[PDB]
Context: one part of a larger RNA, bound to proteins that are not shown
Molecule: 23S rRNA, nucleotides 1302 to 2046
Organism: Bacillus subtilis subsp. subtilis str. 168
RNA sequence: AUGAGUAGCGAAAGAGGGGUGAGAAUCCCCUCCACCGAAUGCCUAAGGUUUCCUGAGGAAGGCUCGUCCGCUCAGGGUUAGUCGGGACCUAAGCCGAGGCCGAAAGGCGUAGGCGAUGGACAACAGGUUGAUAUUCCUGUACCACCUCCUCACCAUUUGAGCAAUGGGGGGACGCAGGAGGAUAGGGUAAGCGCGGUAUUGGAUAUCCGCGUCCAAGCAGUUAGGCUGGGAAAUAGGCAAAUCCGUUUCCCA
RNA sequence: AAGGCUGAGCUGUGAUGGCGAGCG
RNA sequence: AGCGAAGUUCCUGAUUCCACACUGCCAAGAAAAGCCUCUAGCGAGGUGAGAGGUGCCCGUACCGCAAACCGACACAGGUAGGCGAGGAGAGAAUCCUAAGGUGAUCGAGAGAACUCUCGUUAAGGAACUCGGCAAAAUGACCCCGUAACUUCGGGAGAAGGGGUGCUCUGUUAGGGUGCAAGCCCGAGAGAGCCGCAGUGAAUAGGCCCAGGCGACUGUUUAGCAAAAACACAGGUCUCUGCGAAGCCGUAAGGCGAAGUAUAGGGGCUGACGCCUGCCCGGUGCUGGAAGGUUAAGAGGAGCGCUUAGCGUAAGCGAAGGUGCGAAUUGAAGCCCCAGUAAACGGCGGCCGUAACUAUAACGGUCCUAAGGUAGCGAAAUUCCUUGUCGGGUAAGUUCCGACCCGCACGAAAGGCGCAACGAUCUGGGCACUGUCUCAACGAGAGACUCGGUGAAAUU
Repeated sequence: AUGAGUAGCGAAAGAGGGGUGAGAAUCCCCUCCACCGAAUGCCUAAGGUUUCCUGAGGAAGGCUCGUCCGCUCAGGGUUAGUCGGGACCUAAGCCGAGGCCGAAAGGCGUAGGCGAUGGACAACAGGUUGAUAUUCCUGUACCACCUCCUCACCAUUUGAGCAAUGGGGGGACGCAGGAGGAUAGGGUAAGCGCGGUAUUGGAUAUCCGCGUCCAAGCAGUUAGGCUGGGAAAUAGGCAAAUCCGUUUCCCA
Repeated sequence: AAGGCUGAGCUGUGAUGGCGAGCG
Repeated sequence: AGCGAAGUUCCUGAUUCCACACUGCCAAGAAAAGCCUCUAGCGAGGUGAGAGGUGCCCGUACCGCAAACCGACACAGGUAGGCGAGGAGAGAAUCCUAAGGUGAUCGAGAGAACUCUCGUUAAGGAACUCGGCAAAAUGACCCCGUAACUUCGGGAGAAGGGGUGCUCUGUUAGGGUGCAAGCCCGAGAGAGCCGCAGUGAAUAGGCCCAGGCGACUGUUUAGCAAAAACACAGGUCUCUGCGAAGCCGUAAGGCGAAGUAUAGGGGCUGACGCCUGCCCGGUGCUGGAAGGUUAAGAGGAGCGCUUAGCGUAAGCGAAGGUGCGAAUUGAAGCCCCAGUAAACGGCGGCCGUAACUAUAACGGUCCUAAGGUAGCGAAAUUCCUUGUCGGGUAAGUUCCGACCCGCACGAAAGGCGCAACGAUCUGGGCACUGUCUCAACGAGAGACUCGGUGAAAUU
C1' cells in the first nucleotide's frame, strides 16, 4: 500500500448570554440546570519528582477542536528546639572482632551492632501569600542544656551533693462483653442578634433568611480507677544496698 | 480506714484577645 | 482593605476518650530504653528559684481512589491509614441533600434492520430447555402461628396467616432529662378520613417434598474445574528415652523444643451412631540365630619365571628377587525359624438332593493361605439394560420404593446409617413469570446521515 474515509474516538447533563481571539460545541466569566456526598468531599501514606504558582506560547502530545492544558518557553515557589526521621530504645531479621566448620569460594555463630511496622519524647489558637505554614507573622506557652549574673539554702571528708554501663521497680501489653462518666459531633427546641414583609390567591404571621464561640499552657477540681499500710528480721537479687523479695509482728 | 499512684473531662485564667451574620 | 451584632440555654450524642478500667474467657497475650529507686562509686563545692542565653541535620512544593502512583495510554482495573454531616432509618444500608467537589477531551442529526441494556404485555402458565438457564415472584417492622425428624442445640424466618397511611381524642398511658418551664422518646386504644394501592419511592428471604455425596465453618487449579477434591475435630497403626525420632546442611550449626512418651515425627481413616468378619501361603516389617552361603582383611600349603652352582649335552638346581596362590579365618545380608492385616495384599469351582412343580436347608468331589461375615445392592459401582414389579405422570431410558443372575458392593484406599450444614448433584411440587405457544410496542447505547479525527487482521 490494501482493507477505508471503514472500525473506533474509553461508563456521566447540559443550556444560553457575555468575553477573548486570525479562528471558539470544546478556553474564560455569568446565570439557571444536573451529578457525588462512609464520596466523586477533607487529610495523609507509599510511589511520582517540579507535575505546584505566574506570565508568555500553540509545532508536536491531547483519540475532535483549542485562544486551553498535567504540554512548550521563561521566571518563581518548600522557612521547624516542639510535626515525621536522625543526634533515643529495642522486635523479626540482618551484619558479625575473636571463634567453630568447610577442596577453594565460603557456611555458621559469640561479644557487639544495625534494624519500625512497635516503645519513648517539649506548641497551641488565630492570621497571612499567586505559590509554605503546628515551619512565617501575632498572641500566649513549654522542653533540654548553659552561667557573665542575682537571691535563698546546704556543706567542705560522720562531708553537702551527684550517682551508675550494676541490682530492683516500672515500662509491659490478649480476646470478648456490658455498665458507667465524659467529650466531639448533631438538632436548631428556646432565648438572643442582624436583615427582610414579599405583587401569583394569602400572611406583621406558630412569618422568611442568616448567625448564635474559642486553644495549648498555668491554677484548681473531678466521675472515677488502681493499689492496703507501718515496724523489725533477713541462706535470695554475680559486689553492696536504707532498694526489691521473703517472713514475723502491729494497724485497718 | 488511712495513705499515695493515676484520671477523661470540667471551672477559672489564657481572652482589655481572637473569630464572628453581615456591612463595605 | 477596613468595620462588626448576638455569641446563652435546652435536647440529642458517639464507631472517640476515661480504658484493656471492669467482668468473663482460654488459645494465656514482645523487647529495650526513657523513667523511679538502691547502693557501688564520685565528690569540694553543691541544691533550688530567678535573670540572661543556647538549641544542629534530613523531610516539608504539588498529585495521592488518581489524567501526576502500579496497570505500554489523560486506560471502566488495583492502591494502607485518619475524618466522614442532615431527613426518614437499626445502620457507614437506601433514596434525596449539607460542607465541599463535579458536569467526565469528539460533536450535530435521524429515530431503519440488527445487536446490547432497560420497561410493559391479551389468553395461557414450563407447553420452553440437556436443565425453569434467564426472568418473574418473595423481601421491612409488629402480631398470631409453625410439622416430620433430631445429636435435644436444633429443624425455624419452617410452613401458613393478620396488621401497617393520615386526622382527632393527644404535648395519650408510660419513659428519659430537668427545680420547674420545657425539650426528647413513645406503646396500645377509640372515633373518623382518603386512595386502585398506606414498609404507596429506593433498599431488604421464594417456599416445600424426597434422594445421592461430603458430617459441619474452612481450603483449592491467580487466568476455562469450588466440587463429591483438600483440610478438619475424632479414630487407629507405627516410630521416638532425649545429642529423641524425623527433617535441613559436606560440616559446623539448626528446626524438633528452651518440648520430654498425657510429648514429638510419620502412614492410613475422617463429626457422630452401630460396627469393622476370614486369610500370616506370598510380599513388607518385627524378633531369632543352629546350620548353610557370602567381602575386604588376616593366612601363607604349594606352583611359575629368573640363576650361583652341577652336568659331554639334555636337563637338574641353593639363596635371593619376583609373579601367582590352596587350606584355614572372616560381619551384616540372603537362605532358614517364628510373629504381625486400621501392614502390602487376598477373601473358589463343579455335581447331586425334599411325596406337584420349582428351589435345595442336605450330600459328593476338586482346589485354596483363606474362600466375602454383618450390612448394603441395577448403586457416583449393573455390560446384558429402558432388568422386573410398585409409586409418581395423560404419557417417566431420568427419579423414588421394592426384588437380587453383585458382568465387576463390602467393612478404617472403612461398611451401613445419620440431625445440622452446602452458590454441591438429582427427581418432584406450590408460587411465579415473554422460557415457550408467538410474538408486539416503547426507552436508551451502537448501527445509519453530516462535520472533525482515523486504525487493524488479511492480501